This is an experimental structure of RNA, together with DNA, with 26 nucleotides shown. The structure was determined by X-ray crystallography at 3.1 angstrom resolution and released in 2022. The entry is indexed under Antibody Fab DNA:RNA hybrid Nucleic Acid DNA:RNA hybrid binding protein, DNA-RNA HYBRID, IMMUNE SYSTEM-DNA-RNA HYBRID complex.
Context: bound to proteins that are not shown
RNA sequence: CUUGUCUGACACG
DNA sequence: CGTGTCAGACAAG
Numbered sequence: 001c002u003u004g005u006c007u008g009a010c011a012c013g
Numbered sequence: 014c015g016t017g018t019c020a021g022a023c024a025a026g
Stems, first nucleotide, its partner, number of pairs: 001026012
Other pairs, nucleotide, nucleotide, family: 013014cWW
C1' cells in the first nucleotide's frame, strides 16, 4: 500500500 | 434490525 476484519463512540434511519 | 461518519488496532497478500 491492498484485502479480510476486530473495537469503542456519536449521529441518523 | 439497520446505515453513515470518526479514529485505533489487527493478519495477510
Overview
The 2022 paper behind the entry is "Structural basis of R-loop recognition by the S9.6 monoclonal antibody". Protein in the same entry: FAB S9.6 Heavy Chain and FAB S9.6 Light Chain.